[PDB]
Context: one part of a larger RNA, bound to proteins that are not shown
RNA sequence: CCUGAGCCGGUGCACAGUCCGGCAUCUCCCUACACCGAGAGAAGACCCCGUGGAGCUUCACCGCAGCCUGGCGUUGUCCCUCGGGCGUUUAUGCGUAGAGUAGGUGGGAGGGGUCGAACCUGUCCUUUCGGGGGCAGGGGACCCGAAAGUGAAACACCACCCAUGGACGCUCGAGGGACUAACCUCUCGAAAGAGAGGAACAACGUCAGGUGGGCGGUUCGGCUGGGGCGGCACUCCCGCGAAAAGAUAACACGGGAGCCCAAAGGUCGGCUCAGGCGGUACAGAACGCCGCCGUAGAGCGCAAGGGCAAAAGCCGGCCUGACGUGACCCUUCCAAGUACGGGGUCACGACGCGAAAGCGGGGCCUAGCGAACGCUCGUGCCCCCACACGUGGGGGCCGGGCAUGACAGAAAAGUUACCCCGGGGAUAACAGGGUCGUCGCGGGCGAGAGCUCACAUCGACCCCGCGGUUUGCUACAUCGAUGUCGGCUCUUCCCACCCUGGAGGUGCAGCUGCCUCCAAGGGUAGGGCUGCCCGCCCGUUAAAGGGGAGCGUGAGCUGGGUUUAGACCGUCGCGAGACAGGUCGGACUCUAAGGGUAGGGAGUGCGGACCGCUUGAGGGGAAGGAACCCCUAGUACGAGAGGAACAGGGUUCCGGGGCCUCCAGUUUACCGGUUGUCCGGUAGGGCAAUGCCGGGCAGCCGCGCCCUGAGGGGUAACCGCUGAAAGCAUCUAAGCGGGAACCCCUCCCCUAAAAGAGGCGGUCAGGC
RNA sequence: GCCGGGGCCUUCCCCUAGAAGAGGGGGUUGAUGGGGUGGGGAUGUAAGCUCCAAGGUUGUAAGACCGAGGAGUUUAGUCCGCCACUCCCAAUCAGGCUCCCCC
Numbered sequence: 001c002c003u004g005a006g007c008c009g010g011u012g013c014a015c016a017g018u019c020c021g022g023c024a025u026c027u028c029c030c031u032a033c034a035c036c037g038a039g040a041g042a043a044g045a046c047c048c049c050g051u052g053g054a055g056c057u058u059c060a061c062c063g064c065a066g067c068c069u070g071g072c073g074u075u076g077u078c079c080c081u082c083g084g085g086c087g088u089u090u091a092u093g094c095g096u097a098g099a100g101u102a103g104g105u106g107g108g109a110g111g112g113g114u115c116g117a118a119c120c121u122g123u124c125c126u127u128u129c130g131g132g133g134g135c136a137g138g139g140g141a142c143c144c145g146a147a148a149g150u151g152a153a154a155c156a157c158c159a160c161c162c163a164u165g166g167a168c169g170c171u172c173g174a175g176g177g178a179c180u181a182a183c184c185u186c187u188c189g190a191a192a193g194a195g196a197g198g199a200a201c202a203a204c205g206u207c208a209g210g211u212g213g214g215c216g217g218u219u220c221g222g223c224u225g226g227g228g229c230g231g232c233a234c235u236c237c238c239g240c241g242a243a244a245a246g247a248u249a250a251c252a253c254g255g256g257a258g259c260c261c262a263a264a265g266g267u268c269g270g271c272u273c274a275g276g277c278g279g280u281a282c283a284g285a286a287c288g289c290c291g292c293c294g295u296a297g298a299g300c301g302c303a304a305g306g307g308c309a310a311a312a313g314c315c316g317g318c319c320u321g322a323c324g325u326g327a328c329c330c331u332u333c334c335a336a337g338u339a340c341g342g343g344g345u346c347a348c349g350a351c352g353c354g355a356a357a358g359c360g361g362g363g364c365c366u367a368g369c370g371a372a373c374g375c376u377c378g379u380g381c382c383c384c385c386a387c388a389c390g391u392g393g394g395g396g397c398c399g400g401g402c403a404u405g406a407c408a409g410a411a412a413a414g415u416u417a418c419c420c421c422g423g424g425g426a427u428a429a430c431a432g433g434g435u436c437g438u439c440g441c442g443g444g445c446g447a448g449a450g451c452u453c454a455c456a457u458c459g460a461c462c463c464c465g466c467g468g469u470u471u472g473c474u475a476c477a478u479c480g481a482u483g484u485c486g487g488c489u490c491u492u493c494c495c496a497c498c499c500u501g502g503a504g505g506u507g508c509a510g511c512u513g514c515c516u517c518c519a520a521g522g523g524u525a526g527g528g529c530u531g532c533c534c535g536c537c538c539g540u541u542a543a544a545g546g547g548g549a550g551c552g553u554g555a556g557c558u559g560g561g562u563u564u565a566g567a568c569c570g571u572c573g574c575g576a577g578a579c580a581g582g583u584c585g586g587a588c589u590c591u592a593a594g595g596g597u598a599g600g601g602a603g604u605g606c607g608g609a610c611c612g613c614u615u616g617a618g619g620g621g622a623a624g625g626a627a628c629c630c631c632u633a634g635u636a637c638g639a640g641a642g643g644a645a646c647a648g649g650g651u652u653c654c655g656g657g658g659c660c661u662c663c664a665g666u667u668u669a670c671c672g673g674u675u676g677u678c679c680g681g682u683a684g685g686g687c688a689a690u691g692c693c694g695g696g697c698a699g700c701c702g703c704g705c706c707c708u709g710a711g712g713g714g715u716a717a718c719c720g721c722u723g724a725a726a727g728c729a730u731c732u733a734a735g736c737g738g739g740a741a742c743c744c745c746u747c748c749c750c751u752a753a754a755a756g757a758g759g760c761g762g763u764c765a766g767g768c
Numbered sequence: 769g770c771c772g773g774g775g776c777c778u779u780c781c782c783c784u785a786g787a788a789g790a791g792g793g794g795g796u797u798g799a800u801g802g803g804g805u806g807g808g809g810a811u812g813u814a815a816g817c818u819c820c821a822a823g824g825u826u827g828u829a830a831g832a833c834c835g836a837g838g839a840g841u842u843u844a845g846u847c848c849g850c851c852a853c854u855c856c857c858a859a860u861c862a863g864g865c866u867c868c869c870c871c
Base pairs, nucleotide, nucleotide: 002017006023007022008021009020010019026603027602028601029600030599031598032597033596035595036594039590040589047424048423049422050421052420053419054416055415056414057413060218061217062216063215064214066211067210068209069208070207071206072205073204074203076179077178078177079176080175081174082173083172084171085170086169087168088167089166090165091164093162103161104160105159106158107157110144111143112142119138122135124134125133126131183198184197185196186195187194188193221234222232223231230251235257236256237255238254239253258407259301260363261362265319266318267317268316269315270314271313273297275293276292277291278290279289280288299308300307302368304366305365306364323349324348325347326346327345328344329343330342331341351360352359353358374402375401376400377399378398380397381396382395383394384393431478432476433474434473435472437471439467440466441465442464443463444462448458449457485560486558487557488556490552491549492548493547494546495545498523499522500521501518502517503516504515505514506513526538527537528536529535566584567583568582569581570579571578572577608764609763610762611761612760613759614758618750619749620748621747624654625653626652627651628650629649631648637642655708656707657706658705659704663702665700666699670695671694672693673692674691675688676687677686678685679684697849710746711745712744713743714742718738719737720736721735766771767770768769772868773867774866775865776864777863778862780794781793782792783791800858801857802856803854804853805852806851807850808848809847810846811845816841817840818839819838820837823834824833825832826831
C1' cells in the first nucleotide's frame, strides 16, 4: 500500500495485522475509555561527514582605505653660513741606536757665497716647552761629506706624495633669516572691487616608505573500533606476525634512519682474534718477555638480521676507480600498470696498486632521501623578426646545485549555545540485540576458630558455573524522529523467601536466637532531609524482601532535573569565547478510520409463532488476610531471674460486598431575618452569579451501620510400616500409611452461540 | 383459501429502573398519576385588628396623631420531589407486526 489487523511463544537486519506452531473466534448497532497500531503532525535542532556556507575575532594568509613622513608640481624676491668638488694660491712635519726632527721615492757631492756666510745679543708666534721654522741691525764674511750609526740619510738644492689652514673665479648642494605679489582665512561690498591676518609654509595633485582586523576576500591537513585529546602504524630500513615457493592486514609486538669518514675509500704484503694455563723485579685479575691451548666464544662507524680466518678482522707500503661519456637489467611495484631513490653487469677513454692472472665508477650486505616552473653554475655550439651588417644585452640544447618530512610536492588561525544548507542509521547519546571482564548469586576444597571437635555457626588460598536487574565492549536496527530523568496514577509477572504456613538441626532447659529444606495463596505502611536514585535519620510494625514489563505507563498528568536562545561568578584564553564548575529566568500540540477493554441494545442459528420455569460442560475469585486480648497458666521449664504451646473464645486493623434505623455532610425544594436600590407609602414583589445570613425534610452519601465457616481429595519438603537386594541391617527397590496459607471440589459471580447448540408445563377457538 | 380469532409492540397513566435502548408495573372486572380530606414533617408564630412604647406634634382641658419595637388573637401562616382514604378528573381514541402447529 490493503482491509486482510484476536492473542501467546517463536523466525527474521536481532520487538510481525499478514510468516511458523498453537489456543481462540456467530453477525450488526450505541455510549464510554484512551493501552496497542514501534498512533498523527515536521527531508532530526543533538552527533558525524561535505576539499558546503554565514556572522564574529586575532598573534592566521593576504589585500585595501584612513593616518604619519619624504620627493616632484603649483612656487616667487633678497640675503648669510656651512659642506663638496673644478683651474689656481700658498706657508706648516721627532718608535729607538745619533754631530740630530732619517715621514717616503730620485737627479744630485755640490749647493749657496758684494751672483753679501757662518756667528753673539732680543722682540716676538708654537710644540710630546723635544725642537725647528720667519725678523733688521752688531759680523764684511762660512757649514753640511765624498767621511761616523739606521729592516730605509744627508737640514747638499730641487720635485711629487701622506697630511693643516686660509684665499681667488665657477658649479653643486645643505641649513638659517627676512619680504610680499601667488595661495589661504576673515570682514565690507548686489556684483565689480576694497581692507585686515597668515604666507612660499599650509592646502591640493602625483609618486615613495611606515603604520594600519578600521573594512574586504579567503584558508583553517589526514588516519582514527563515533569525533575530540593523544600517537604517527603519514617517506625509508631490520626481526617477528607469516601458515618450509610467491603475495598477505591490525591505533599488532621489539627497534632504527634523515648521517658519519681523505679515510672508516683502492690495491699489495705480513699477521691472527676474545678467553685461559705454566715461567719471569718493581708486576697487581689486567704493562713487557719466553712457551702451551683456543671454530671465532673477537672485530668489522651507527638498529636489527645475515656474512667473513694464509680474511671481509689487525699492522704496514704505494695511491685517489668517491673517474669523463653512453647503455642494459633487478628492486621499490608477485602474477598485472607505475615517479623518485638504491643496487647490479658492461663498452669506449684514462689511471692506481701488484711479478702476474687481476682488482678497483666509495664504505662486507640490507636505511641515510625529493617533480614542473623559476634562479644559478659547468660545458660546446645554435638563434634574435615586416631588409642587411656590427656592438652591448637576452633566449636555446646537455649536466650539477637552491625544496617541498603531510616525504608520487597548495602559499594558510580560531569561534558559534545566534547559527544555516546537503546528507548519513556508512557514525555517536536514550532505547532493543550479541558478549559477561565488571556487577549479583550458587557449588567444590578445607587453612583455620569454635575449652577437645573442619563442616551447630563462620570459613582464608584456590577451582567450577549461573543470571542479564549495574557498568563496560561491539556498531546489527532506527538520522524525510520510536518524545530523553524523577514522581504520581493503575495493572500484571519472577523467586534468588523479608513476614504469614510446614519440617528438621543446634554449642536447642524455657523466652529469644542462629542455620538448612518446601512453598509466590495473602502482606510489605507513615514521615524529616535532597530534583532526584541511592543513602542517613524519626515514631511505629507480623514484616515494613529484592527484581522485570521499550530502565511498564507524557494521543494520563507534572515539570523539580536535564540540553537552545537572556544574565552573574570563579578558573582558563591576546581575543571572539570555553567549562562539564556553581547560580537566577525560560512553550508540554491532536475531534480516536482499526484493535483492545468497560457496559447497554437488535438479528440470524438451534427451532413453526409465543408465555413461564430450569440444569450446570465451561469460565473468573483472595474474598478473605493478619495481629492483639481472655482463659490454658504465673502452669510446663528453670537454682533463681524469667516464662511458653495445642484445644476453646472475643475483638480490632487491611481487603471484598452491601445499606440509611442512628449520627455527620449536603440539601440554588422550602421557611425565616436582613443590606442597597426600583415598583407612590403599607402589604406583595424585580435585581445584586441563591445579594448575604440562619435553619432545613425526601434523596444521595461517610466520618455512620451490617455480612465476610470450614471441610473432602491430591500432593511438596519430609516422617513412619512391612521388606529384600546384600543370611544381618535398612522409610524404598517392589508393596503400604501419614503429611502445608499449595492444587482440585465444596462456596460466591457470568453461564444453551456449549454445533452433542439441553430439559420441563401451557396457548395457537370455530365454521365453510 | 375466506370469515372469524389469539398473541406481541407503539400510543395512554407511571417508577422499583433508566445516556438512547432496555427493565419493572397499571390500564374501568381500576387506586397507575393528579384534585379533595386526614396523618406525619420543615421554618418559627403571618397579614389585619386591640393594648403598651423612649419621646414629640397638637389641643383650655378631655381627647387624638406619629413612633423602632413589645404582648394577644397564634404551635400561627406558608410549604412538603412522604403515607392513608375517597372514582371528583384522566388512563380514551388510533396504528403496526406476527400466527391458527398437532388433531
Molecule: 23s rRNA (2996-MER), nucleotides 2147 to 3021
Organism: Sulfolobus acidocaldarius DSM 639